[PDB]
Shown are 35 nucleotides from a PDB entry: RNA from Thermus thermophilus HB27.
Crystals were grown from: Na-Citrate 0.1M, pH5.5, PEG6000 10%, LiCl 1M.
The 2025 paper behind the entry is "Structural insight into the novel Thermus thermophilus SPOUT methyltransferase RlmR catalysing Um2552 formation in the 23S rRNA A-loop: a case of convergent evolution".
The structure was determined by X-ray crystallography at 1.89 angstroms resolution and released in 2025.
Entry title: RlmR 23S rRNA methyltransferase from Thermus thermophilus in complex with rRNA and S-adenosyl-L-homocysteine (SAH).
The entry also contains 23S rRNA methyltransferase, not shown here.
An Rfam search finds the family "Bacterial large subunit ribosomal RNA" in it. The family is grouped with related families in Rfam's "LSU clan".
Context: bound to proteins that are not shown
RNA sequence: GUCGCAUCC
RNA sequence: GGGUUGGGCUGUUCGCCCAUU
RNA sequence: GCGGC
Numbered sequence: 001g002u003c004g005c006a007u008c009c
Numbered sequence: 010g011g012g013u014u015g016g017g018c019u020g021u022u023c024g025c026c027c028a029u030u
Numbered sequence: 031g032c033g034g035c
Stems, first nucleotide, its partner, number of pairs: 001035005006013003014028005
C1' cells in the first nucleotide's frame, strides 16, 4: 500500500 | 453510512512528549 | 481495534 473481521458513529 | 486519530522528540526502547477523540 | 496479503 491493500483486504477481511471486529467495533463505534 | 461514515470513523477506529493527529502531531512532536539532542536518552530508544515491555521508546519518550503533547493535543485529542 | 484485530488479523491477512